[PDB]
Released in 2021, the model rests on electron microscopy data to a resolution of 2.33 angstroms. This is an experimental structure of RNA (tRNA) from Escherichia coli K-12, with 75 nucleotides shown. The 2021 paper behind the entry is "Structural basis of early translocation events on the ribosome". It comes from the structure "Elongating 70S ribosome complex in a classical pre-translocation (PRE-C) conformation". It holds a match to the Rfam family "tRNA". Rfam describes the family as follows. Transfer RNA (tRNA) molecules are approximately 80 nucleotides in length. Their secondary structure includes four short double-helical elements and three loops (D, anti-codon, and T loops). For this family Rfam cites "The tertiary structure of tRNA and the development of the genetic code" (Hou, Trends Biochem Sci, 1993). The sample was in a buffer at pH 7.5.
RNA sequence: GCCCGGAUAGCUCAGUCGGUAGAGCAGGGGAUUGAAAAUCCCCGUG
RNA sequence: CCUUGGUUCGAUUCCGAGUCCGGGCACCA
Numbered sequence: 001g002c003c004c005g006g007a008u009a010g011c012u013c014a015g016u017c018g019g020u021a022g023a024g025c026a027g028g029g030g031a032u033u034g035a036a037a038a039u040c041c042c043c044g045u046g
Numbered sequence: 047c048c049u050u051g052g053u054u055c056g057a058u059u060c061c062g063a064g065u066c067c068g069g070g071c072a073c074c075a
Stems, first nucleotide, its partner, number of pairs: 001071007010025004019055001027043005048064005
């Protein structure tokens, strides 16, 4: 120098053959505990 | 839904550029 692939939430990854953005973790609020964790209910986030 | 410009009634998705990160090649002399 030439050519293929990628860019999605805070991090890691789904998606959509044009009208639509999810999942785990994290984060938040509340429980449970003497307390923290683990666990439980709730929720925002592009 | 990387940025921009288009297409479109409408774009994260379609098209063309521009960044950035990868993976390939750069052979015969």